This is an experimental structure of RNA (LSU rRNA_1, nucleotides 1 to 278; LSU rRNA_2, nucleotides 279 to 421) from Tetrahymena thermophila (strain SB210), with 421 nucleotides shown. The depositors describe the entry as "Structure of the mitochondrial ribosome from Tetrahymena thermophila". Released in 2020, the model rests on cryo-electron microscopy data to a resolution of 3.7 A. The sample was in a buffer at pH 7.45. Tobiasson and Amunts published it in Elife in 2020: "Ciliate mitoribosome illuminates evolutionary steps of mitochondrial translation". An Rfam search finds the family "Bacterial large subunit ribosomal RNA" in it. On this family, see Yusupov et al., Science 2001: "Crystal structure of the ribosome at 5.5 A resolution".

Context: one part of a larger RNA, bound to proteins that are not shown
RNA sequence: GUAGUUGAUUUUAAUACGCACUAGAUGGAUGCCUAGAAUUUAAACUUCUUCGUAAACAAAUUUACGAUAUCUAUUUAGUAAAUAACAUAUUGAUACGUUUAUGUAUUGGAGAUUAAUAGAUAAAGUUGGUAAAUAAUGAAGUGAAACAUCAUAGUAAUUAUUUAAUAAACUCAAUUGAGAAUAGUAUAACGGUGAGUAAAUACUAUAAGUUUUAUUUAAAUUAAAAUUGAAAAAUUUGGAAAAAUUUACCAUAGAGGGUGAAAGUCCCGUAAAUUUAC
RNA sequence: UAGUAAAUUUCAAUAAGUUUUUGAAAUUGAAAAAUAGAGAUCUACCUCUAAAACUUGUAAAGUUUAAAUUCAAUAGAAAACAGUACCGCGAGGGAAAGGUGAAAAGAUUUUAUAAUAUCUUAAAAGAACCUGAAAUUUAGUGC
Numbered sequence: 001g002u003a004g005u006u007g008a009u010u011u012u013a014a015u016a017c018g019c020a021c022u023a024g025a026u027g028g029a030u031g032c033c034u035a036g037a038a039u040u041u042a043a044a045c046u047u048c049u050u051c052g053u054a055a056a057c058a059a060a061u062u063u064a065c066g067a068u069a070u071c072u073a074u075u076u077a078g079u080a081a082a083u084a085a086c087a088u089a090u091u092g093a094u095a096c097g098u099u100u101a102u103g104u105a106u107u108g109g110a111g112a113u114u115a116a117u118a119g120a121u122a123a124a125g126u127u128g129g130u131a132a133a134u135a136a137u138g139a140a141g142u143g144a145a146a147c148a149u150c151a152u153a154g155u156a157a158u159u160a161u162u163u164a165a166u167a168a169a170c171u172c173a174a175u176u177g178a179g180a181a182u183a184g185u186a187u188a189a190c191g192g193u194g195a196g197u198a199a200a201u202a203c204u205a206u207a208a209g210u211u212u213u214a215u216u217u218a219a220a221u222u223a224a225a226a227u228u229g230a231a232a233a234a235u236u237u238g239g240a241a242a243a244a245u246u247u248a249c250c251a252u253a254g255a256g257g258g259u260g261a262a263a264g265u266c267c268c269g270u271a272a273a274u275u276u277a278c
Numbered sequence: 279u280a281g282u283a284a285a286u287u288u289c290a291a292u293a294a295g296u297u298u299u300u301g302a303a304a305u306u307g308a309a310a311a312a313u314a315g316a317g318a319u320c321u322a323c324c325u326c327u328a329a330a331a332c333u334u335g336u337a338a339a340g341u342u343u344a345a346a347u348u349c350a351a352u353a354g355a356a357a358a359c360a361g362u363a364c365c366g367c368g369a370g371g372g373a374a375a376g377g378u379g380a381a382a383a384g385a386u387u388u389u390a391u392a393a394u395a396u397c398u399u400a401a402a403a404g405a406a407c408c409u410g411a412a413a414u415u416u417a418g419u420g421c
Stems, first nucleotide, its partner, number of pairs: 018421008031408001032377002036349010048125003051066004055091002061085002072118002075116003081107003133161005142151002147192001171178002182205004189197002209332003224276005233246004250254001256268003284306008313328005364371002384407001387395001
C1' cells in the first nucleotide's frame, strides 16, 4: 500500500426563583429659598367677648367701623388716580385703549381718595383672664448616703389689697473717729460642734433733702408739618443682566433695600440744604 | 411722737440652735435734757444718740416698631393663620399641614380620547407642580 468480519457501543435540555446593570413608579430625605417665630435692650400705645356692615350681595378670616356702618367742611397741604388688607388682580363713562366677576359698575380737573385741623352718628353686654409688688395663711419632695433637731423655705400655691415696699437715725464704731439709703470686695464665728449656715466692720464709688409737734392736701391731654435731593453709554454670552469687556461721569450722597441673575450713576431713598408752624 | 418709751414669761426676724437688741400677744405702766435709752445678760466709768411724718418717676404681662443675638419647616413657638380641627360631662388637654414659573403665558389641535408628537415657555417644572435620595416595588436584557 490492498482486500475484509451477521463484532458493539457512545452522545445532545429548556425555563422560572435569584443576582448585576439600564429604564420608571410610590414616598418626600438632602440642598437652595421664605411668607413666620424665640431671648435680650430701648421707645411708644394699651380692657375683653358677642351680633352686624365693609361696590359686584347676604355668606371665609384678619383689620377698621357701628344700621349716617360708602358722611360732612367760607380750611391748609398735595396730586392723579381711587372704591382697605388678604403677593397686592378684573369690570365703566368718554375724546384714553388691559377680551373679562359687567342682563346699566361707580366716585373723580366742580382738583377727589388720602394726610393734617374742626365736628357729627356711635347696636347688645362686662368686678375679662394673665403677670408683677405688698400682706395674711403656709406644704412636700428633697439634702443630711437612714432619720426626728437642722436644711429644703417662709420658697411654691390659694385668697385679699394696691399712692409699689423702704430712707435723711435714740445708726455704727472704739473711746482716735464715721455721718440717710444703695452697689462692689471677705473672713471671723455659730452648729445633732454633723450636713451646712454665714456677719457687724473697714476701704472705694455714687450721693438730696424738705416741713416743724395743728409738721397737708379740689384736678380734666390741641405731642407741627411740608418741600428740593446729584451723576453712563456701547459690544459679547444669556430666556432675562446689575455679570464679563472697554471707556467715562457724580460724590457734606459708596447706609440699606428693590429691579427677569451679583448695579453708587434704573427706582424708592440716603447726605445736606430750605420753607412754614404756634 | 403718754397708755407712748421700758419692763416680766413665750415666739418671731436679727449670721448664731443662747445670754442681748428690734417688734408682736397677755399682764403692768416713768420721768422731764439735771431726764431717758443702746453699746450680746449684771455693776461702775466714759462715749454716742434724741424714740414725728414725707421724698428715688420707668415695676409687671400684652401689642407694635427699630436694632443687636439666633432657627430656616421632625428647627424655631404648642401654632409660617392654630390654641385651629379632634377628645373630654368638667377643670382642662391638644396635633397635622410650607414652596409652580421671571412673568398664568394654567396647557391649542389631531385621537372611541397621546404624562411623551404639535402648541405656550429658557425648560414643562403641568396644578399637594422646584431639586426628587433610601426602604418598598414592576418591567426589560444577560448567565